[PDB]
Context: bound to proteins that are not shown
C1' cells in the first nucleotide's frame, strides 16, 4: 500500500425496521459442612472505537480516521 472480518457492561456477544440499551458470566451483599466451572437469592455496572455529516431522532444510515485478526504484496 491491496482484499476480506471485526470494535456494544469487567469478560463472551443478541440487539429486528433508524424509534432513545439486554442476556449469559463476573464482581458485591446474603444464606448453606463437602464442594472440585458449587448451588440459590439480592443488588450495583455502558464514551455502543474515534471524529464528524444526513435525519424531529443513529449502536443502526453516510464519510474520514484509529485499533484488533487473515491473506496478497513483502519476507536477501
Ligand atoms: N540466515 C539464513 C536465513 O534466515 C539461513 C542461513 O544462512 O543459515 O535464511
Nucleotide at each position: 500500500u491491496c482484499c476480506g472480518c471485526g470494535a456494544u457492561a469487567g469478560c463472551u456477544c443478541a440487539g429486528u425496521c433508524g424509534g432513545u440499551a439486554g442476556a449469559g458470566c463476573a464482581a458485591a451483599u446474603g444464606a448453606c459442612u463437602g464442594u472440585u466451572a458449587a448451588u440459590c437469592a439480592u443488588u450495583g455496572g455502558g464514551u455502543c472505537c474515534c471524529u464528524g455529516g444526513u435525519u424531529c431522532g443513529a449502536g443502526u444510515c453516510c464519510a474520514g480516521g484509529u485499533c484488533g485478526c487473515g491473506g496478497a504484496g513483502c519476507c536477501a